Entry title: Crystal structure of TilS complexed with tRNA. bacterial tRNA: 77 nucleotides with solved positions. An Rfam search finds the family "tRNA" in it. Rfam's curators write: Transfer RNA (tRNA) molecules are approximately 80 nucleotides in length. Their secondary structure includes four short double-helical elements and three loops (D, anti-codon, and T loops). For this family Rfam cites "The tertiary structure of tRNA and the development of the genetic code" (Hou, Trends Biochem Sci, 1993). On the sample the depositors note: RNA WAS PREPARED BY IN VITRO TRANSCRIPT. The 2009 paper behind the entry is "Structural basis for translational fidelity ensured by transfer RNA lysidine synthetase". The structure was determined by X-ray diffraction at 3.65 angstroms resolution and released in 2009.
[PDB]
Context: bound to proteins that are not shown
RNA sequence: GGACCUUUAGCUCAGUUGGUUAGAGCAGACGGCUCAUAACCGUCCGGCCGUAGGUUCGAGUCCUACAAGGUCCACCA
Numbered sequence: 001g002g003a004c005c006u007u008u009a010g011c012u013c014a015g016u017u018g019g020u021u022a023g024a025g026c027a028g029a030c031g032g033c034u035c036a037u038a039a040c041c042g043u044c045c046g047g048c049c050g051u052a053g054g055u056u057c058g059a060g061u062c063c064u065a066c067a068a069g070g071u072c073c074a075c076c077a
Base pairs, nucleotide, nucleotide: 001073002072003071004070005069006068007067010026011025012024013023019057028044029043030042031041032040050066051065052064053063054062
Other pairs, nucleotide, nucleotide, family: 008022tWS009010cHS015022cWS015049tWW018056tWS018058cWS022047tHS023047tWH037038cHS049060cWS055059tWH056058tHS
């Protein structure tokens, strides 16, 4: 330099065919059950959807670039 993909809250995922009203789980804080040595039940707190630019009446959802994280190539061997 070449090809494909990921990104949503501190962390793991969902997000219908462009509408919008973004949904779960773990952690955190909180409240209960355990006449057992131990893995359950409910509530709450936390959403700039990676930045920044566009296409649209409209964008989390489509396009571009950048960035990070990925699977190959290539250079390197």